[PDB]
Context: one part of a larger RNA, bound to proteins that are not shown
């Protein structure tokens, strides 16, 4: 020195899930937007179609 | 092989650079000096965003070291 | 030619504030233009409408957060839709077989024989009718709410009961398919599924609703209130919160600053108190009349 | 019956009165003070009012504290069921009852005390040693009075033992122990024969 | 009369009692406590919280911190 | 004498609860790249197993021994299907 987790004004709860172990198990990506930081060029910026080296 | 990559070229285009108004449309220079008008805005020249209070910096003087 | 006092200046972003231009719209308006002299096109004053202007700042690309719409943190509906498969069960019509001990009562018809003045009765047997009786098989499934009840069995055994010639029982074979069939009708049945079957797919259908949500460590640190919402288990909005910062100050001294005193100087109508004062309520007497 | 001076009790939707807390401003330089300027407002007149320009003047013009500022900037997340106390206060007999105000609190928070426990007292927390104290305590459980502690009250045949807190009223007692205000009495009282 | 020294009524506060009845065995916390371990006033002493105070160690945040003079 | 990986090094003071939340920091870990380490490895890699020694608040790491039998891992930076104890999860097992 009550069992953790979970909702909860309040759980040790005669509220819920949970016999035991192992893998697996859940904030992603795509377009858009916004603000903050970086980084290039600046009244410019940027080839994101295509084209040409090779 | 890597390489579907990397290089180069094109500004067509997009976002700015101008903005109101429902549209027709329309469209952004202040300031000094001098002259004249005196009513409330005309001319010359010089110049390029006025005017108050605050302002980091920066200048300068004068003192105390 | 270095360090502190106060004097001043140029004043950067930036901020209050005032002018000043564009464009919309009002108000008052007396000039002014021209080859296209007009319902013609400028300009001026003063006030207000804008996501202006007032010597650009975007634009590209990466990196995090933020709020969204995609399966959208993750599972989860109750149902919608669209196609399609089942009548081996079991509901019903049908087609074609199969099958229903022994006894009770005993219907019409028929024969005898009596009584009668007649008509017409009566008795006896005799038939062997029936959604008739007991009552095997069958078929059903009453009560015991019996047994079992992780059972022999996802509906069973056992006593006991209902029926058992009929609206009777069955097997084949046929029909009738899902918002449809079928139903002496229970919302019953239609493969252990029916107040709308099964089966794939639209579909990772949606959920303001449960339920979960995976290493550490530092710093900081909350809200259940305000508005409005067909909202009251939700959002939206403000307010608390944290992150980035940035603008300056940072000896005294001066700016600025306070969930406090202090002076000065407003505001109120609760305590209490009054109703021998106003509304209201309420109690004894006195005195004049 | 009224009238007129008296008397008793009251108001939350009543009031001449009228607070304690609270609320609001100010407590300079964005100012004072001395001279002009601008106006189309204002107008008996520079006659107002506002604006602006030079000059001059710190004893910063209340006490404490303390870095402000940027619409407390710029994005922003979790919240939007609360609960509980003191005082105030509203329904309700009342309630661990429902519903405001105002501040702490618990929720978000362990720690010492109330055995015990979300709110209560004490005080909030990096790890750890000395010391020393809140609240509270010191018979033993259980660290501390194993002091020659003061003074007293009280005996309970249901004693009694301290916030919240978790069992008492009213009415009573010739229990005992204070006080407080009368009243009889050594011209002889209380009780008692 | 006798008796010889104080006595009587009210009211009122403290502590105890009496009012005072609930169902499992029980609850100043428990033991027990009566020249106190009860009540009330109070002294002095003494006990430890993660508070205070003073040391050390960690971090965190603040310095118009220092150090490019090795 | 030391010293200044100035993303370091030293100096003062002062402070230190935490859900829901929010930033930062990792010399926490995994898995996969581009670099690096003239890295390790049958004289024995990875995984397991320790009453084996440690470091580190801490998430973890390093060392021994034992098993094992062929690949592994620090450092910079880069991509992520990167971290379990719950979900009446979900498969296997007891």
């Nucleotide at each position: 020195a009550c069992c953790c987790g979970u909702c909860u004004u309040g759980a040790a709860a005669c509220a819920c899930g949970g016999a035991c172990c192992a893998a697996g198990g859940a904030g992603u990506c795509u377009a858009a937007c916004g603000c903050g930081c970086g980084c290039g060029c600046g009244a410019g910026u940027c080839g994101g179609a295509g084209g040409g080296a090779c | 092989g890597c390489g579907a990559a990397a290089c180069c070229c094109u500004g067509u285009g997009g976002c700015g650079c101008a903005a109101u108004g429902a549209a027709g449309g329309u469209g952004a220079g202040g300031g000094c000096c001098g002259g004249g008008g005196c009513g409330c805005c005309c001319c010359g020249g010089c110049u390029g965003a006025g005017g108050u209070g605050g302002g980091a910096u920066c200048c300068c003087g004068c003192c105390g070291c | 030619g270095c360090c502190g006092g106060c004097g001043g200046g140029c004043g950067c972003a930036c901020c209050a504030c005032c002018g000043g231009c564009c464009c919309g719209u009002c108000u008052c308006g007396c000039c002014c233009g021209c080859c296209c002299c007009g319902u013609c096109g400028g300009g001026g004053a003063g006030g207000u409408g804008g996501a202006g202007c007032g010597u650009g700042a975007g634009c590209g690309c990466g990196c995090g957060c933020g709020a969204u719409a995609g399966g959208a943190c993750c599972c989860g509906a109750a149902a919608g839709a669209u196609g399609g498969u089942g009548a081996a069960c079991u509901a019903u019509g049908c087609c074609u077989g199969g099958g229903c001990a022994g006894g009770g009562c005993g219907a019409a018809g028929c024969c005898a024989g009596a009584g009668g003045a007649a008509a017409c009765u009566c008795u006896g047997g005799u038939g062997g009718a029936g959604g008739u009786c007991c009552g095997u098989a069958g078929c059903g499934g009453u009560c015991c709410u019996g047994a079992c009840g992780u059972g022999c069995a996802a509906a069973u055994c056992g006593g006991u009961c209902g029926u058992c010639c009929g609206a009777c029982c069955u097997g084949g074979g046929u029909a009738u398919a899902g918002g449809g069939g079928c139903g002496a009708a229970a919302g019953a049945c239609u493969a252990a599924u029916c107040g709308a079957a099964c089966c794939a797919u639209c579909u990772a259908g949606u959920a303001g609703c449960u339920g979960g949500u995976u290493c550490c460590c530092u710093c900081c640190g909350a809200a259940g209130u305000u508005u409005c919402c067909c909202u009251c288990a939700g959002g939206a909005u403000a307010g608390c919160u944290g992150g980035c910062g940035c603008u300056c100050g940072u000896c005294c001294g001066u700016c600025g600053c306070a969930g406090u005193u202090u002076u000065a100087u407003c505001c109120g109508g609760u305590a209490a108190a009054g109703c021998g004062a106003a509304u209201g309520a309420u109690u004894a007497g006195a005195g004049g009349u | 019956a009224c009238c007129u001076a008296u008397u008793c009790u009251c108001a939350a939707a009543c009031u001449u009165u009228a607070a304690a807390u609270g609320g609001g401003u100010a407590a300079g330089a964005a100012g004072c003070c001395c001279g002009g300027c601008u106006c189309g407002c204002u107008g008996g007149c520079u006659u107002g009012g506002a604006g602006c320009c030079g000059g001059g003047c710190g004893u910063g013009g209340a006490a404490u504290g303390c870095g402000a500022g940027c619409a407390c900037g710029c994005c922003u997340a979790g919240u939007g069921g609360g609960c509980c106390a003191c005082u105030u206060u509203u329904g309700g007999u009342a309630a661990g009852c429902a519903g405001a105000a105002c501040u702490g609190g618990c929720g978000c928070u362990g720690c010492g005390g109330g055995a015990u426990g979300a709110a209560c007292c004490g005080a909030a927390c990096g790890c750890c040693g000395g010391g020393u104290u809140a609240a509270g305590g010191c018979g033993c459980c259980c660290g501390a009075u194993g002091c020659c502690g003061a003074c007293g009250c009280u005996c309970a045949u249901c004693a009694g033992a301290c916030c919240c807190c978790a069992g008492a009223a009213a009415a009573g007692g010739u229990g005992u122990u204070g006080g407080u205000u009368g009243a009889u009495a050594u011209a002889g009282a209380c009780a008692g024969c | 009369g006798c008796c010889g020294a104080a006595u009587c009524a009210a009211c009122u506060a403290g502590c105890c009692c009496u009012g005072a009845a609930a169902a499992u065995g029980g609850a100043u916390g428990g033991c027990g406590c009566u020249g106190g371990a009860g009540c009330g006033u109070c002294g002095g002493g003494c006990c430890c919280a993660u508070a205070c105070c003073c040391g050390g160690c960690c971090g965190u945040c603040g310095c118009c911190g220092g150090c490019g003079c090795u | 004498g030391g010293g200044c990986u100035a993303g370091g090094c030293c100096g003062c003071g002062a402070c230190g609860a935490g859900u829901a939340g929010g930033a930062g920091g990792g010399c926490c870990g995994c898995c996969g790249c581009g670099g690096u380490g003239g890295g390790c490895g049958c004289g024995g890699a990875a995984g397991c197993c320790c009453c084996g020694g440690g470091c580190g608040a801490g998430g973890g790491c390093c060392c021994g021994g034992g098993u094992g039998g062929a690949g592994c891992c620090g450092c910079c930076g880069c991509g992520g299907g990167u971290g379990c104890a719950g979900a009446u999860c979900u498969u296997g097992g007891u």
Method: cryo-EM, resolution 2.4 angstrom. The entry became public in 2022. 28S rRNA, nucleotides 965 to 1857 from Xenopus laevis: 765 nucleotides with solved positions. Ions in the entry include magnesium and zinc. The work is reported in "A molecular network of conserved factors keeps ribosomes dormant in the egg" (Leesch et al., Nature, 2023). Taxonomically the source falls in Xenopus (Eukaryota, Teleostomi, Tetrapoda, Batrachia). Among the 77 different proteins in the entry, which are not shown, are 40S ribosomal protein S17, 40S ribosomal protein S15 and DNA-(apurinic or apyrimidinic site) lyase. An Rfam search finds the family "Eukaryotic large subunit ribosomal RNA" in it.